Context: bound to proteins that are not shown
DNA sequence: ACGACTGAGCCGATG
C1' cells in the first nucleotide's frame, strides 16, 4: 500500500 | 444517461 472485516463520533 | 462523507482505531492477506 488495495482489498476484506468489524465497533465509536 | 450520469453519481456515491467527513475523521482513526484495530485485525487480516499478498502484489
Nucleotide at each position: 500500500a488495495u482489498c476484506g472485516g468489524c465497533u465509536c463520533a